An RNA structure, in which 25 nucleotides are resolved. Entry title: Molecular basis of Box C/D RNA-protein interaction: co-crystal structure of the Archaeal sRNP intiation complex. The work is reported in "Molecular Basis of Box C/D RNA-Protein Interactions; Cocrystal Structure of Archaeal L7Ae and a Box C/D RNA" (Moore et al., STRUCTURE, 2004).
[PDB]
């Protein structure tokens, strides 16, 4: 890249549903 998952990762400043995390390909 893409699928599926669907809220969080971060010490903190901040950064995600305009897609965190965690599975595959």
């Nucleotide at each position: 890249g893409c699928u599926c998952u669907g809220a969080c990762c971060g010490a903190a400043a901040g950064g995600c549903g305009u897609g965190a995390u965690g599975a595959g390909c």